[PDB]
Context: bound to proteins that are not shown
RNA sequence: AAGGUCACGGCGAGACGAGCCGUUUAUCAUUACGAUAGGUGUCAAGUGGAAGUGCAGUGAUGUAUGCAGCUGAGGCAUCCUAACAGACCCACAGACUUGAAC
Numbered sequence: 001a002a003g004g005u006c007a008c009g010g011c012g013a014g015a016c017g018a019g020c021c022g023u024u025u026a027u028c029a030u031u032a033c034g035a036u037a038g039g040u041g042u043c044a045a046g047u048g049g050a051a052g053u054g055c056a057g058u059g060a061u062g063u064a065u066g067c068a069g070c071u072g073a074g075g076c077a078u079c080c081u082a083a084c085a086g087a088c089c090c091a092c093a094g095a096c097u098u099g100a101a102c
Stems, first nucleotide, its partner, number of pairs: 003089003010021001011019001038080001039078002042075002045071001047069001052065004
Other pairs, nucleotide, nucleotide, family: 002090tWS006086cWH007023cWW007085tWS008022cWW009021cWW009036tSS010020cWW013018cHS014017tWS026079tWS027034cWH035080cWH036079cWH036082cWW037081cWW041076cWW044072tHS048067cWS048068tHS049068tWS050068tHS051066tHH056061cWW057059tHS057060tHS067068cHS079082cWS093094cSS
């Protein structure tokens, strides 16, 4: 060197070592491979009608805007953020015997 390990991003993997999948021009293009985690955008899904304003009510309270509003460890899309920088282990032909073929 082939391969690794570490590091870096994480998991349907895990007591820790293990495992497994990533590690950016993270394609571009005429039928599968290069979205790993987050964020974002959207959809499932849940709960169930938001806030404000209006109207009806003396007042609790209702009613319209309105399956809206807050949810969104699940699904795809999105390189916006992070996989930057690295570093390390790994070697040179695999002692000795006969056998066989050319």

Spinach chloroplast 4.5S rRNA from Spinacia oleracea: 102 nucleotides with solved positions. The depositors describe the entry as "Structure of the large subunit of the chloro-ribosome".